[PDB]
Record summary:
Shown are 71 nucleotides from a PDB entry: RNA (tRNAAla) with a sequence from Saccharomyces cerevisiae.

RNA sequence: GGGCGUGUGGCGUAGUCGGUAGCGCGCUCCCU
RNA sequence: UGGGAGAGGUCUCCGGUUCGAUUCCGGACUCGUCCACCA
Repeated sequence: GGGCGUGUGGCGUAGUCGGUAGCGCGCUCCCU
Repeated sequence: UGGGAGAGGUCUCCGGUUCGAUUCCGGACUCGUCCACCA
């Protein structure tokens, strides 16, 4: 220094006709 | 124990591309990988 992969929620991980922005936890709350 | 919800986004950056970019693409960044370089 590059080839290379990598970068999403607070975090770990989804997910892409290119068209909703998500799961689990954490935070919080109801019930219990 | 659980179930339900509320809340929670720089979808890596700029810019272009597309009827519309988390997506495609150019340029770049960050992290990691690895080789070289040097002893």
The 2024 paper behind the entry is "Structural mechanism of angiogenin activation by the ribosome". The depositors describe the entry as "80S ribosome with angiogenin and tRNAAla". The entry is indexed under Angiogenin, RNase, RIBOSOME. The organism belongs to Saccharomyces, within Eukaryota. Sample source: in vitro transcribed yeast tRNAAla with non-templated CCA added. The structure was determined by electron microscopy at 3.1 angstrom resolution and released in 2024. Rfam match: tRNA. Among the 77 different proteins in the entry, which are not shown, are 60S ribosomal protein L8, 60S acidic ribosomal protein P0 and 60S ribosomal protein L17.